Method: electron microscopy, resolution 3 A. The entry became public in 2023.
The RNA, together with DNA, has 85 modelled nucleotides.
The entry is indexed under chromatin, rna polymerase II, nucleosome, TFIIS, transcription, elongation.
The entry has 13 different proteins, among them DNA-directed RNA polymerase II subunit RPB9, DNA-directed RNA polymerase subunit and DNA-directed RNA polymerase II subunit RPB3.
Farnung et al. published it in Mol.Cell in 2022: "Structure of a backtracked hexasomal intermediate of nucleosome transcription".
It comes from the structure "Structure of mammalian Pol II-TFIIS elongation complex".
[PDB]
Context: bound to proteins that are not shown
RNA sequence: AGAGGGAACCCACU
DNA sequence: TCCCAGCTCCCTGCTGGCTCCGAGTGGGTTCTGCCGCTCTC
DNA sequence: GAGAGCGGC
DNA sequence: GGAGCCAGCAGGGAGCTGGGA
Numbered sequence: 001a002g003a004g005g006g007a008a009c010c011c012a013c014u
Numbered sequence: 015t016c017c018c019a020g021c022t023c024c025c026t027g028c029t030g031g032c033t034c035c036g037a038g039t040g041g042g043t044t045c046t047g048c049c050g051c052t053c054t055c
Numbered sequence: 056g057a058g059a060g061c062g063g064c
Numbered sequence: 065g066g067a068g069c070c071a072g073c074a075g076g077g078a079g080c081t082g083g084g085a
Stems, first nucleotide, its partner, number of pairs: 005046010015085021047064009
């Protein structure tokens, strides 16, 4: 002395 | 007074539009405007 | 002129 | 992309009404 975001796409598990 | 042709109105059929499409989970990646032109030191 | 910030597509 | 309920229009008869028999 509680940091510290998000959307998209792909692959994979049961 | 009454018989038709024309206008009015409701139903039927068809076409176009809108909304939906399993539950969880673990990794990875790229991307987060850019060219420019006036403006400021 | 370099640095730069916002205006436009 | 595909499948399935609504809106929207279009075409087609009853039915009343003015004109003439």